[PDB]
Context: one part of a larger RNA, bound to proteins that are not shown
RNA sequence: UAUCUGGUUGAUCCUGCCAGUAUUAUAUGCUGAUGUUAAAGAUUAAGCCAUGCAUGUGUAAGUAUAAAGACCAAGUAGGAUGAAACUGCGGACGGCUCAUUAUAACAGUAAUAGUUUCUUUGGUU
RNA sequence: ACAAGGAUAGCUUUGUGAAUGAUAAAGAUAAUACUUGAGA
RNA sequence: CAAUUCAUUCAA
RNA sequence: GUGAGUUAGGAUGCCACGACAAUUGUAG
RNA sequence: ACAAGUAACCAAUGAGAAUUUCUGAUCUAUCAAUCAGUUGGUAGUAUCGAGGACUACCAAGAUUAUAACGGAUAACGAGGAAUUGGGGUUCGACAUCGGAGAGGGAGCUUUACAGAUGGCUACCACUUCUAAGGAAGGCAGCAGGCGCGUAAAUUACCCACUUUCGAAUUGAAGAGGUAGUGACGACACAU
RNA sequence: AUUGGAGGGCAAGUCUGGUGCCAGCAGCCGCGGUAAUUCCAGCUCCAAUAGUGUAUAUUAAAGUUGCUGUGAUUAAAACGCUCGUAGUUGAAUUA
RNA sequence: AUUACUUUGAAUAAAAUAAGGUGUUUAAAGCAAAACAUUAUGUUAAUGAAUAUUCAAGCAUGGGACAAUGC
RNA sequence: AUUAAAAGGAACAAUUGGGGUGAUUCAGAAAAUAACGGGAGAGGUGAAAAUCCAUGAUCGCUAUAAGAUGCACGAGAGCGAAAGCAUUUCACUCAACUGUGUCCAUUAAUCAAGAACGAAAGUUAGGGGAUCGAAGACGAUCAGAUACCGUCGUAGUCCUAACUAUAAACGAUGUCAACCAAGGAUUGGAUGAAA
RNA sequence: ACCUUGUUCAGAACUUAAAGAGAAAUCUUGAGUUUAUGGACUUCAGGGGGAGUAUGGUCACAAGGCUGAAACUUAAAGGAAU
Numbered sequence: 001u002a003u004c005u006g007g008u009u010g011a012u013c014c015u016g017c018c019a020g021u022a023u024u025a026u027a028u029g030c031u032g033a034u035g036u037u038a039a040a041g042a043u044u045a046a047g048c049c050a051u052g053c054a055u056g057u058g059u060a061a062g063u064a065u066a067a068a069g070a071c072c073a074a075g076u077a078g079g080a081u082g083a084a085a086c087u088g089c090g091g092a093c094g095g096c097u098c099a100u101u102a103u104a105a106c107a108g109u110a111a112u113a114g115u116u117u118c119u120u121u122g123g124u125u
Numbered sequence: 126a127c128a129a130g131g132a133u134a135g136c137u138u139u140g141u142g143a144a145u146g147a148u149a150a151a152g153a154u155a156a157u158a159c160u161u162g163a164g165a
Numbered sequence: 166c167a168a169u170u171c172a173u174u175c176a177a
Numbered sequence: 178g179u180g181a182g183u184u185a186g187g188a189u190g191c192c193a194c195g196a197c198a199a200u201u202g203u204a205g
Numbered sequence: 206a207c208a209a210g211u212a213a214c215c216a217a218u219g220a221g222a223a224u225u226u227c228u229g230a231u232c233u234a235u236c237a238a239u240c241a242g243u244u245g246g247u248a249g250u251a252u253c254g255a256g257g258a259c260u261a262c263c264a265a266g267a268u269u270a271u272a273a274c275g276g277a278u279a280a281c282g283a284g285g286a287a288u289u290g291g292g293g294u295u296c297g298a299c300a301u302c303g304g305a306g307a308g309g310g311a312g313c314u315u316u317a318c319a320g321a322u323g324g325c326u327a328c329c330a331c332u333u334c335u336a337a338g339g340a341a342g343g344c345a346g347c348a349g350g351c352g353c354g355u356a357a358a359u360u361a362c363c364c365a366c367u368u369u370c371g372a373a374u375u376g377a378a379g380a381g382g383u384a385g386u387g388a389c390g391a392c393a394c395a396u
Numbered sequence: 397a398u399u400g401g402a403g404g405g406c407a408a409g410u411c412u413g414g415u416g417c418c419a420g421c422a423g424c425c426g427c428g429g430u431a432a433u434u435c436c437a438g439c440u441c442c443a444a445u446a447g448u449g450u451a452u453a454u455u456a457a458a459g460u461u462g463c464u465g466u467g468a469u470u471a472a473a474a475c476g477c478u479c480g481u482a483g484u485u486g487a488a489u490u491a
Numbered sequence: 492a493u494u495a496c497u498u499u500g501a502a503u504a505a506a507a508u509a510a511g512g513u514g515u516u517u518a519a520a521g522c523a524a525a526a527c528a529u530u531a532u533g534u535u536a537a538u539g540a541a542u543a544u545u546c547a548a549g550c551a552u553g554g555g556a557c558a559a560u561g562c
Numbered sequence: 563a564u565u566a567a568a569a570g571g572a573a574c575a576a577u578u579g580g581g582g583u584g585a586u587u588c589a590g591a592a593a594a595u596a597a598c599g600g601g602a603g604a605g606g607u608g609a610a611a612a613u614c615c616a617u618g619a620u621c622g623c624u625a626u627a628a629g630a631u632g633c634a635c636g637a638g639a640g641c642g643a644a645a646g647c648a649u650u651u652c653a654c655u656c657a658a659c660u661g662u663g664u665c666c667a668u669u670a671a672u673c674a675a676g677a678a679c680g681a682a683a684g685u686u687a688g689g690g691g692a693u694c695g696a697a698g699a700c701g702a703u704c705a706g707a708u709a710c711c712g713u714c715g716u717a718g719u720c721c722u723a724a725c726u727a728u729a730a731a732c733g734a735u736g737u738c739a740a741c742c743a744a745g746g747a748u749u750g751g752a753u754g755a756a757a
Numbered sequence: 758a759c760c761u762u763g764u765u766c767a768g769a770a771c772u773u774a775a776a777g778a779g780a781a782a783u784c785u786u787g788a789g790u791u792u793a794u795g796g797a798c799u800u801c802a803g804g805g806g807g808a809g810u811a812u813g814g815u816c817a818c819a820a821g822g823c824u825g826a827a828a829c830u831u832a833a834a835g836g837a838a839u
Base pairs, nucleotide, nucleotide: 004020005019006018007017010839012837013836014835021456022455024453025452026451027450028449029448030447034393035392036391037390040386041353047351048350049349051348052347053346056089057088062086063085068081072079087372096306097305098304106229107228108227111224112223115222116221120217121216122215123214124213125212129160130159136152137151139149140148141147171190172189173188174187175186200209231277232276233275238268239267243265244264245263246262247261248260249259250258281303282302283301285296286295287294288293308329309328311326312325313324331342333340334339359384361383362382363381367380368378369377370376398444399443400442401441402440403425404424409439411438412437413436414435420427421426459794466802467801468800469782470781476679478677479676483672484671485670488564492560493559494558496554497553499551500550508543512522513521569669570666571665572664574661575660577658578657579656581655582654583653584652585651588632589631594626595625596624598622599621603614604613640647641646684725685724686723687722688721689720694718698714699713700712701711736798737797738796740790741789743773744772745771748768749767750766751765752764753763754762755761776785777784778783804831805830806829813824814823815822816821
């Protein structure tokens, strides 16, 4: 490194394959002082699951005579704080897998003068 | 409109079922829950 | 008031 | 305006719908 | 006084979501013809909306040797990966983007967004508790077990980083981070 | 400091003991039938080295899939011959 | 008159590939740390590689030799 | 909307052609029949045998009528897409070459699918049926011989109609086009000289 | 007309090469102009068998024709030449 070598024959030049060679990635045999980094039940069974956890949320602001407020603390419409509950919001995001799928999906591109929420931001009635 | 209308949970009381994040009766009590209603 | 349906009409 | 719209928009007549909590902080 | 909250209606978020335009996919002819809502028109219906998406009437159209219609895939697609003088060949389940699914189909509830399954209803196949009367459950979530195979790790700790949700500066998060097993691999380095 | 090897491909022993076409080595050619360079061991050294063998598969090697780029008289391979549609390719010429 | 070809661009996700800087002890990495200013002071409003890709389509541009449809 | 390609096609003039088709037409070999001659063999083989002959064979001459074939000329000559094509006449066709101040103006090349022709053998149905002859039957040879050798012999070989669609269908060499070292000879044209 | 010669077009062939090509035999009216690799188009081949076999499709009255594998087996089979 833009590389080949062994094998058909008494020997020769060819076609041609077999084998060797290196590299990736999966398993495995032997072996193993360290530091950094790092994949890891996909392949066969998108087969079956014990158990534990993985989605909850309270500020001065919707509702609080808890018989809660020796716990700051006093208290005449309920003093700060406030468990549970109604109400509001979220669990349609994230996480896993690749069975289905052959113009289907996906990629680039273009349209929506063919539709359009939530949240947040400007306004108007 | 110097502000309107009902009833519902936590609460109390009586309970069932072996049991589920199971549930039944009654008595009250709130709203930025559910409604009506001027503000144009 | 606002925004919906329908009919007619002036149109940047 | 737009490459391009009986298009955003205005006017007339009609039906349905119909408000800006009958709301909360004495403190931040 | 200044916050805070609310109902509708415009515009932005929104080059977002959803549909749609043009071009682009592996092998196969011991697959040569395929199609009847099929191709188009008119009127309607349904939907957020175009549209045979559905209905009524009308016509006979649409695709194909430039490979239609069929069959196979041990096929999710792409960015990309391995190896290459140039050209290529093979791979891509899995970081990120798009699609689809929650044992198998089907049908729906709530809501702005789901045909949702850590929601519900029914049928099939399973699993568990039971006082025998009845009842819930869906690990293709993080750990872990059985089976299967040549073949693949802890039933750990914490929200301190990144960020999401929430009535919010504080609460949760097997998202995420840290640790444990780890000769799949990559780099430096003893004898 | 281990792993694999010492006939050739392929770097490395025509050293010594057993084994006698048996056991066996061997990816391929092959070595072994009593004097084994190849088996089984001992010593030595060859390669890599915290790595090293094996198996399956991808890639290069493969100009053994060819566009770059192959072959068709005799090695495999020009249709028996002509017509013929698609397909592919098509003389010069314009101030 | 179009198409094709070709030259420049537009616009286009990162990660990755290549590539620019930087002594993670070097290296694979990371996109940070400093070279000194004995440093707050400053360079400094410091870096972000132009980070280029990139084929098959799509858009615009200059040229018309070689080609096709012209008509 | 250019010319007129040592691209292509068409036309015309003189030819070439065992190119194809139909009719006509000639030849004798082989075998069969008739008549006569003759009288013991003939065939075939390495040697024989099987076979034919006194019902006169083989052999000789002369007449017949069908089938098939087409010698010598006959060639490294001609024609055809290949398979293939051989008596001479007359028709019908076809193609090519040469000659051209004739016409058109790209009409071209190669071609999956598709279509004609495609030796021999083989199949179907008629005619013909001489020679040869897969099968078969004899006689040899041999260890055997189902074979080579000899004798006989069905299908077939031949013509018409229709199938078949294969060959060592070979130049084992696809079709078209350009360039390309020295010759001698040949087939068919054109064109000068030499009768 | 036929013969003998020059030129030229078309056809089937032949001889020579110290040249070109090829593994060589051989080719030269190409098998040359090809690692200095590209004029146009079509068909076919991929070590030897199994095998043009099985099955499927189609054509034929039939024999058969066209299309046409796989399992398995094997380090050679083969070409020219000395």
Annotation
Entry title: Cryo- EM structure of 75S ribosome with P- tRNA from Entamoeba histolytica. 17S rRNA, nucleotides 1 to 1170 from Entamoeba histolytica HM-1:IMSS: 839 nucleotides with solved positions. The reconstruction used 53,764 particles. The entry is indexed under 75S Ribosome, P-tRNA, Entamoeba histolytica, Ribosome. Rfam match: Eukaryotic small subunit ribosomal RNA. The literature on the family includes a 2001 paper in Science by Yusupov et al., "Crystal structure of the ribosome at 5.5 A resolution".